[PDB]
RNA sequence: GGAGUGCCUGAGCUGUGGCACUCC
Repeated sequence: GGAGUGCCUGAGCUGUGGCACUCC
């Protein structure tokens, strides 16, 4: 600097949003 994984929720349209944390 960036990445990138992922959790709470949400009600059915089952995605909208947000937080959290890790390498380098």
Solved structure of RNA (Human telomerase RNA CR7 terminal hairpin loop), 24 nucleotides shown. Sample source: RNA is synthesized using in vitro transcription with T7 RNA polymerase and a partially double-stranded DNA template. The entry is an ensemble of 20 models. The depositors describe the entry as "Solution structure of the CR7 terminal hairpin loop from human telomerase RNA". The structure was determined by solution-state NMR and released in 2007.